Background: The RNA has 38 modelled nucleotides.
RNA sequence: AGAGAACCCGGAGUUCCCU
RNA sequence: AGAGAACCCGGAGUUCCCU
Numbered sequence: 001a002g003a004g005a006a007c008c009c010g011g012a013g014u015u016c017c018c019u
Numbered sequence: 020a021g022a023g024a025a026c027c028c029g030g031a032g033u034u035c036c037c038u
Base pairs, nucleotide, nucleotide: 001038002037004035005034006033007032009030011028013026014025015024016023018021019020
Other pairs, nucleotide, nucleotide, family: 003036cWW008031cWW010029cWH012027cWW017022cWW
């Protein structure tokens, strides 16, 4: 530097939903 | 405007693994 996997934290788009 | 969700896309970090 790359391939795969697990977890984790911000996000984007669209729709749905309550207010 | 706020909360919740689904689909889908991408970013940050950790871990396991192999080259």
It comes from the structure "Crystal structure of a self-complementary RNA duplex recognized by Com". Keywords: RNA duplex, Com binding motif, RNA. Crystals were grown from: 0.1M sodium acetate trihydrate pH 4.6, 2M ammonium sulfate. Ions in the entry include chloride and sulfate. The structure was determined by X-ray crystallography at 2.27 angstrom resolution and released in 2019.